[PDB]
RNA sequence: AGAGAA
RNA sequence: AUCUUCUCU
RNA sequence: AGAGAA
RNA sequence: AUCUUCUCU
Numbered sequence: 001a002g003a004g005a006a
Numbered sequence: 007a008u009c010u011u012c013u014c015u
Numbered sequence: 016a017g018a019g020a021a
Numbered sequence: 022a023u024c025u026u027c028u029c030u
Stems, first nucleotide, its partner, number of pairs: 001030006007023002010021006
Other pairs, nucleotide, nucleotide, family: none
């Protein structure tokens, strides 16, 4: 960083 | 969590 | 305000 | 959308 969760 | 857009109540 | 959606 | 917590990659 992206993603899942919150 | 905060801000915001739309709708319902 | 709560809730649904984003 | 922004910030943040945890994990994976």
The RNA has 30 modelled nucleotides. The depositors describe the entry as "16mer self-complementary duplex RNA with s(2)C:I pair sequence 2". Primary citation: Fang et al., Proc.Natl.Acad.Sci.USA (2025), "Nonenzymatic RNA copying with a potentially primordial genetic alphabet". It was solved by X-ray crystallography to 1.33 angstroms.